Context: one part of a larger RNA
RNA sequence: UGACGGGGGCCCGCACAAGCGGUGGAGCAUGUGGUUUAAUUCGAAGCAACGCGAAGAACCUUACCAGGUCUUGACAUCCUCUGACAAUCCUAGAGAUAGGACGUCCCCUUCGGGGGCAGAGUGACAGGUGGUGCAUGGUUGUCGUCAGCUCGUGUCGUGAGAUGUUGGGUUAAGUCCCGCAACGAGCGCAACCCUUGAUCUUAGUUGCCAGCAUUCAGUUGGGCACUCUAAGGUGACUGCCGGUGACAAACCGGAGGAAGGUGGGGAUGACGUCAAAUCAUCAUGCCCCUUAUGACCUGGGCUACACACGUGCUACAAUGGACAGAACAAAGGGCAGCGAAACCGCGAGGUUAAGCCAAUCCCACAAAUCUGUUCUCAGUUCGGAUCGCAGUCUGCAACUCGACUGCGUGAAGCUGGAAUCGCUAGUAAUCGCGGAUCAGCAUGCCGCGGUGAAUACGUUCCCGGGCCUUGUACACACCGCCCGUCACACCACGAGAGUUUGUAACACCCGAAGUCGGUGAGGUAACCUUUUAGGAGCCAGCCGCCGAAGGUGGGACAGAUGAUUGGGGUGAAGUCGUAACAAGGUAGCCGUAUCGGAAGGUGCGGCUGG
Repeated sequence: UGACGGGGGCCCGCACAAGCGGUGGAGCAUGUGGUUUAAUUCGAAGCAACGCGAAGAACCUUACCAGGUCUUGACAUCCUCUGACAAUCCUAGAGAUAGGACGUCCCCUUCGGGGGCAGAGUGACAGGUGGUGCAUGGUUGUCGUCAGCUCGUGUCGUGAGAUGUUGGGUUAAGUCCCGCAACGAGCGCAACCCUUGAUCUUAGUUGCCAGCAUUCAGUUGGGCACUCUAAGGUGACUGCCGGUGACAAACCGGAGGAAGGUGGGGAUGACGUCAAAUCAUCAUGCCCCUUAUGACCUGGGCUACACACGUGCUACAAUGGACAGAACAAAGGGCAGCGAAACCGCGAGGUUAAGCCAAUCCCACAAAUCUGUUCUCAGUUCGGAUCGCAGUCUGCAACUCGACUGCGUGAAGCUGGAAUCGCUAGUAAUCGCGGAUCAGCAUGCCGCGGUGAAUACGUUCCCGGGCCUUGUACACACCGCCCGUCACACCACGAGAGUUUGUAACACCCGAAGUCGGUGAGGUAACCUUUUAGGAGCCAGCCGCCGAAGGUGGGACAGAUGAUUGGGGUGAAGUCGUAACAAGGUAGCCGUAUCGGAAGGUGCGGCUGG
C1' cells in the first nucleotide's frame, strides 16, 4: 500500500425476508459425464462448462472410422511447352476413377503475339479443422452498469508512500453541494442515441370510414374527417407551490400534466481480475507431417447405453377432459418464393391455380377466454410414453437416422426426500403467433402480442459488492499462513556395561656408565732415602653416595572405539490434528505446576508486545 478478519461503523442489490410459480420424483427432448465402439470428430468445466461453439449431423455438413484410391496434388503463384479445355453420351466400377466415342479456344497480330482463357510437362512449392490460447493478434465471458480508477501541477514524507479521492450532509451514481494543502483534469456516472407513453404540423395509398348513396362485405363512388403510417416539432427541467434543510446540496408532500422526480425498457460495459475461453471463424510466431498428419470416394460413426448430472417439454386432472357455438392480437416472412379459392382425400396431404417482388396478395388458422352440452373423482372420458399396422411429404436416398397423419396400443405418473431456482408489474404465471438456420427436421434460440396476479413489515441473518476505520506473523494476498508429534532417509553430536591407545607425573624396588668419596693385605718406568732396598706418590680391584633405562603399584588426564540409546539438523509433493497470526474463533505471551498422541490444556501470579 493492499487483501483479509468467526473486528467496528455506514450502505447497496429478487441477497434475505414477504409472496407467487418452479426444479429435485415420472415419461419424454436435449446437452454433459461415464462406459462402450472400428469410429462414437474436436472444443467448453464452480459461479463465469453442460438446449454451450452447432441460427438445422440421413447423404452433404465432417473435422472421426473401415474399405477403395491419388501423390506439384482438391487449392495458389511462377516457369516453359502445347493449345480448345471440355461439356455431353457409352462401358465397367459402390463410387473415386479407368478405358472409349462424339468431339476440338478469345482479342489485336502490320505471319506474329500467349497479351486472354486453357490444358498437359517441370520443380520452386502447395496443403494440414496437425501441436502449443502458458508464444500471439483479433474477439468474448466475468466481477458489473458495480462506482469506481487515475493523472498533471502543488504540498507533506529519508522512503515506499500520502494528499487530491478523507470529513459534513446528499445521491441511483467519486451524484451534488459544503468544508478542507490542495488546485484542476481524464477515463467511468449522467447526458447526447433507439424504443415506449401524450399531443400538433406536413403527407393521404396499397391505410382509415365520420358524414352520404350504394355492396355479399371499405365493397364501390366519394372524403381523409377519425384511426393509422412516418418525417419535422412540442412536452418533464425539481421548472413552479409549500414545508424541512447552512441562508447549501438536496429531501418530503402538493399543483398542472399523457407522463414526475435518471417516467418504462434498450443500446452503451472504466482501470483491471481470472496466464478464464477461442491456434477449429479468421490471422499468426515457433514446432511437426509432406506417396502423408495432405487429397478424392463409398459406407459407417458423431444418434452407441449398466448408469450419474445439467437444461427443458408433457403430465399427474373437475379453476379439469371431451364436444359444440361466439369472439378479441401483435410482430414478422415471401421469388422460384408465399401460394388463396376450388375439387379430391377421415387426415398428413394431393391435383390445379387466383393474387402478390407486397400498408395491395399469400403465409394466416390466433389460442387461452366467454357461452352451452356431456363426463362426476376413476390410474379414469386423466395422462399420452411405448409398440404394431397403414400412410403422407421432402429428398438421388429417410435400415442405421427425418418430420407429420390415420387406426390400434394405452407405460410411468395421484403434485415429488435431502436440497434448490426465477421473478418487485404489464413483472411472475399462463395462452397462442412469427423468425433465423433450413430440402426436410426445434420441447432449443431470438422476437411478438393475449389474459394477468401475490407480496415487500423490514435489514437481523445467507450471498455478492461499495465506502470509512482497526488488527495482521497474509502479499501466490484466508482456497493465505502455519505449529508439534508420528513414519521414512541421510548427516553431525551427546549418553553408554565396557574395550583400547597414548600423555605427564608420583611412590616404592632395582640400578649401568661416570664423577666424587672411602679403601687398597694386591701390583708399581720417572721421584726421596738409599743401592740385593725400603719410602713417597700412583694404580688394578673392592666398597659407598648420586644415578639413566627397566620393574611394580594406585591414581590423574587425553583420544579412539562400543551393544544400545537420546534429542538435533536436513530432506518437491507421507499420516494426525489445527496451537499461533484477525477478538485466529477460549486475546496472546512470561514464570511455575500439573495433565494430555501431538500441537497443547488447566491452575496461580504477572505483562500489554490485547